[PDB]
RNA sequence: GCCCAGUGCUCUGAAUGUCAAAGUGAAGAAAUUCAACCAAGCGCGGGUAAACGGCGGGAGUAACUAUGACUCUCUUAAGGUAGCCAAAUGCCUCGUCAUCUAAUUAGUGACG
RNA sequence: CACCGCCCGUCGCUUGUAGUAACGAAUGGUCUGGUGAACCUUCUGGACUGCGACAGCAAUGUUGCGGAAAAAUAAGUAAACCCUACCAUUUGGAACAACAAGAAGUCGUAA
Numbered sequence: 001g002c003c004c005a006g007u008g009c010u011c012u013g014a015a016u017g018u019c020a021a022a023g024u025g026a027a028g029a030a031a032u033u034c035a036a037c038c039a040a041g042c043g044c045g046g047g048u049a050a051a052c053g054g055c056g057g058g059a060g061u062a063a064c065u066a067u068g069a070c071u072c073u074c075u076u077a078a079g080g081u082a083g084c085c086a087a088a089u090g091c092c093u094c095g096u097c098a099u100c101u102a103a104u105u106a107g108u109g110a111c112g
Numbered sequence: 113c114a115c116c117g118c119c120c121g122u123c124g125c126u127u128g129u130a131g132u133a134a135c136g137a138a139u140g141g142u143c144u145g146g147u148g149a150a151c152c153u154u155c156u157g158g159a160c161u162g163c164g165a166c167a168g169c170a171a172u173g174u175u176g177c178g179g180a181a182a183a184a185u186a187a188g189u190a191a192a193c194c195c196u197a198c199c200a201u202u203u204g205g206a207a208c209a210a211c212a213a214g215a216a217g218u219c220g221u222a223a
Base pairs, nucleotide, nucleotide: 001055002054003053006052007051008048009047010046011045013044017042018041024035025034026033027032057074058072059071060070095111096110097109098108099107120220121219123217125214126213127212128211129210135204136203137202138201139200140199141198142197145194146193147192150189151188153186156183160179162177163176165174166173167172
Other pairs, nucleotide, nucleotide, family: 003077cSS004051tWH014015tHS019040tHS023036cWW023037cSS029030cHS054077tWS056075cWS067068cHS068070cWS069123cHS076079tWW080081cHS086095tWH090091cHS093095tHS100107cWW104106cWW118223cWW119222tWS124215cWW130209cWW134205cWW143196cWW144195cWW148191tHS149190tHS152187cWW154185cWW155184cWW157182tHS158181tHS161178cWW164175cWW205206cHS
């Protein structure tokens, strides 16, 4: 740099579904047992990453040769952006080329 | 060869190229701090030797005087060498990278 799907947070929001106690209705002779509606909450909708955190994978792919700026793809939010290294992160590794040595599993400079 | 014309850039490919700066080395030159051969001069030094007087007629000997080799000495000219800085001229270097040129490569289409 890019990701709000996930977990969190958070907003008037959603035309509708749950959703407890009292309160109401219905039925018995009552005890009691069926009902309907019912605050929050939930679930639905939105924002949110200097919040937790995330940042893919395989195929083809001429002008000796190897090659990818090409396209094809299957695909989850997004598919690592600047930058940066065998570095206190590197598995194989004592990485490969230099460089410093008579000599370097150390140093340093490179390269991905 | 006249829009089925021209044409641009990314990336790729093909054929190539080593620039500018820095650094490395080479040659030369200069600066800084030292070591310092050699020699001019200097103060020494005085083998050797010349003269005069005395020990002898003589070789030789003592001393006075004079020239004078080696040695040694200080200040100086300063070779080379080293160290500290800087200049000039050459020449060098690599994977990846980079640059150069070209096309009916690839994607589009800027003009």
60S ribosomal RNA fragment; 40S ribosomal RNA fragment from Oryctolagus cuniculus: 223 nucleotides with solved positions.
Among the 6 different proteins in the entry, which are not shown, are Ribosomal protein S30, Ribosomal protein L11 and Ribosomal protein L10a.
The PDB entry is titled "Core of mammalian 80S pre-ribosome in complex with tRNAs fitted to a 10.6A cryo-em map: rotated PRE state 2".
An Rfam search finds the family "Eukaryotic large subunit ribosomal RNA" in it. Clan: LSU clan. Rfam links the family to the GO terms ribosome and structural constituent of ribosome. A reference for the family is Yusupov et al. (2001), "Crystal structure of the ribosome at 5.5 A resolution", Science.
The source organism's lineage runs through Eukaryota, Tetrapoda, Mammalia, Eutheria and Oryctolagus.